RNA sequence: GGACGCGACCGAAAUGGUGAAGGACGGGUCCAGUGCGAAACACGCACUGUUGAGUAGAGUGUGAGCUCCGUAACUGGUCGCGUC
Numbered sequence: 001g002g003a004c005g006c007g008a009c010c011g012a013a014a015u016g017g018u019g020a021a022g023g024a025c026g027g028g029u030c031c032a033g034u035g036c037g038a039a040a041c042a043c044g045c046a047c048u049g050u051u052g053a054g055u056a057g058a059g060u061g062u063g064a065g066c067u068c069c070g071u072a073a074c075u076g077g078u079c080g081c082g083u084c
Stems, first nucleotide, its partner, number of pairs: 002084009011074001014071004019066001025063001029053002031049007
């Protein structure tokens, strides 16, 4: 060289906290229009519209991602040391 063993560093699935983003991350809801339910409004369903809608949420999601601060499985990587 190589294997085993310990430690550190890096990486990392996962995960808690954090704060910016609005529609080119979404879903929900509302609104407008159109059609349907024996149905002009109100109620429900389907379709269409974001040059319709707050990133103070107006959510019995502010959910995913991201920004930023942590815990972290371990198959990883690297280095040192011990031994063969």

Solved structure of RNA (Spinach RNA aptamer), 84 nucleotides shown. Keywords: G-quadruplex, Fluorescence, Fluorophore, RNA. Crystals were grown from: 8% Tacsimate pH 7.0, 16% PEG 3,350, 0.1M cacodylate pH 7.1, VAPOR DIFFUSION, HANGING DROP, temperature 298K. Released in 2014, the model rests on X-ray diffraction data to a resolution of 2.45 angstroms.